Context: one part of a larger RNA, bound to proteins that are not shown
Molecule: 28S rRNA, nucleotides 431 to 1311
Organism: Homo sapiens
RNA sequence: GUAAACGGGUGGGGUCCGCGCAGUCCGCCCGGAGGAUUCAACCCGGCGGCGGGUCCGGCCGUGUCGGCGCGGCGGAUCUUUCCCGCGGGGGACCGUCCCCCGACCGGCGACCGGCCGCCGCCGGGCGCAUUUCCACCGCGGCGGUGCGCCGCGACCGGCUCCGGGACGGCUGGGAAGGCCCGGCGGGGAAGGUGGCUCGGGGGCCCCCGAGUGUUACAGCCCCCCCGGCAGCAGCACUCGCCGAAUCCCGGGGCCGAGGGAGCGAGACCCGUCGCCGCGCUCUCCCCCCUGGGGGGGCCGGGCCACCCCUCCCACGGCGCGACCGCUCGGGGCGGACUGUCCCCAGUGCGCCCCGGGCGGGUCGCGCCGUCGGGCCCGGGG
RNA sequence: GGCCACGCGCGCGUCCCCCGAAGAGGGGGACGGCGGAGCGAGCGCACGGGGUCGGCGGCGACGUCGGCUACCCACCCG
Numbered sequence: 001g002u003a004a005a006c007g008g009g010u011g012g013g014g015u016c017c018g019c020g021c022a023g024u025c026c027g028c029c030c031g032g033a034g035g036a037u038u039c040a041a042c043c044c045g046g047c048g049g050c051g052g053g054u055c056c057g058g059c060c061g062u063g064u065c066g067g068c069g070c071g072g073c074g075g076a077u078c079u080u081u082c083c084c085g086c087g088g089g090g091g092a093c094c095g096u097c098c099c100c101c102g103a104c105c106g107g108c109g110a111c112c113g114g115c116c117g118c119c120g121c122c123g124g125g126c127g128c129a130u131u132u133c134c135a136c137c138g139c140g141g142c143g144g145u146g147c148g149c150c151g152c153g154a155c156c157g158g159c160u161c162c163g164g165g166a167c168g169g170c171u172g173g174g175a176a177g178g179c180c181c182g183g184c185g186g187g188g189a190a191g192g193u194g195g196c197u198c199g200g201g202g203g204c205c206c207c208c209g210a211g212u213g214u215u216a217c218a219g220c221c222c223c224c225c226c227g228g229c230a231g232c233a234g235c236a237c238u239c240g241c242c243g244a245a246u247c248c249c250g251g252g253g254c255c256g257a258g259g260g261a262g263c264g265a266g267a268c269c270c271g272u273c274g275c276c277g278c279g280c281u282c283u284c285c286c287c288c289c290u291g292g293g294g295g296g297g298c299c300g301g302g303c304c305a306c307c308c309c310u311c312c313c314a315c316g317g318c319g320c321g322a323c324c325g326c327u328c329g330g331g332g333c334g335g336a337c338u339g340u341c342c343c344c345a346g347u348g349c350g351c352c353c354c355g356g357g358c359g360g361g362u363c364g365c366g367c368c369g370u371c372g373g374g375c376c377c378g379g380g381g
Numbered sequence: 382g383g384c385c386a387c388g389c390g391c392g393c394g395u396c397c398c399c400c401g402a403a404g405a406g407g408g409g410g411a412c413g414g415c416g417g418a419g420c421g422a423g424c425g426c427a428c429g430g431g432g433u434c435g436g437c438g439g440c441g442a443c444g445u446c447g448g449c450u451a452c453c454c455a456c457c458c459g
Stems, first nucleotide, its partner, number of pairs: 006459008016448003020445001025144005030138003034134003042125011055114002058108003064103002069098001071097005077092003082089003148440005153434003156256011167243004174239002178229003182225002185223004195212008277426006284297007299388002301385004306381004311374003314370010324359011336347004391416002393413008
C1' cells in the first nucleotide's frame, strides 16, 4: 500500500459560535430600612356601558279604512265621454311603486337624540397617614418556569427478562422405592453364593477358572397376606401434566407520553381530584411498650366443621320385577313341499303350549359408592 | 371451632316451631326483591384515570465548558 467516492455509528483534530466562564427570574406574603404627585370614603364636572317604548321625541316593521299628490310606471283590461286623420289621442279600470294624510299597529344592536335610574372610568377637591404607592435590603416563606457544564441517588408507575421461597389438584385415586430378619408364608430359576469336584497360581492353608446345582457361609424373581408403617410426583435431583387445584419476595434492563381531573362554592395562599381498595374518630373498656406508639376487643344472625335423624335429584355399579323387541330348542294341530332309502326319509309355513339365551330398549323397586348437586333440601344437639 | 360484600325499628307479607283451651286462636323465630316521606361528616393511607423529589455532588476567565450538524481524518459494519 486494496482506484476514488458513498450510507450508518462513534472517536480525534480544527474552525468558529454561545462568549459560557459563577449564571433562574416572575408573582404573592413576612421582616428591616427609607421616600412620596397618598388610600378608602365622600363631593363636583366630563364620558361611557346597561335598563326604562305601558320615560319622551325621532323613527321603524306590518296591517285595515278614508284620502292626497291629473303622482310615477306598466298592462295581449275597457272606451260609439269625446277629438280629428279609415288610427292615433285623451279618459276609466287593474297591477305596482312613490308621496302624503287621520285613527291604529309590534318593536327600538334598524338607526337615534333628550331625560331618569344604576354601574364603571377619568379629571379636580377633600381626605395628610396602623392607609395607598415607589424603590431598597434578608442565606426569608410559597407557587410557576429553570442548572452554564458534567454527574449521582431515591421512591413511584409501565414494559420486559430473570432468580429464590412456599402451597395445592390429578394419575393405575401415579409407578417404583424405603423400613418392618416384613411374615410358619408357597414356588421358581440363573448373569449360581455356599458346598463339592477337577485343573491352574501361590504356603496339609488361600486365590482364580470351570463343572454340577436351587440357599447352604450370598442373593435374584414370582404368587398369598387390609401384607403393615412412614412418605408421596420426596427435602434421596428415578420417571409427569397442571393451578379459581397459586401465592409471596427479590434482582437486572428500557422508558416517564400527557398536563385547568374543582358539581365544591360564589371555588380567592392552593384542583393531594375521579374510580377502586383500605384505616381511625364522632361507642366504651382492657392489655403492652416508651403525652407518644403497638394490640385485644365490644352484641346478635346465617352457613359450614362434629353427633343423631334425614327428603329429593344426578351419576356409576350391583341385584331384582314387569312390559316391548330379538334368538335357540321340546312337544301338539293343521297345511304345503322335497328326495332315483318310498306303507321310507326330510324341509319351510300357519297355529298351539313349555323351556332356555339376550337386548348397552322402556318403566319400577331395593342396596352400595360420590371431599356429588339442591344459595352444602331440612330438624335437633 | 371456622366463614360471611350478614346487620335500624315499625308494619306488611312468606315459611318454621311451640302452646294448641275446634290443628279456633295465642305466641315466638327465620327470610324479604314488600310500604307514605329530604343527601352523615371529618381525618387520613394508597399496587387507584402515563414522574416526581418539599434529594444531592463536582467544575467553571487563559485556560477550559458546550455546540460545531457541506471542515479534515481515523476505524467498524454496510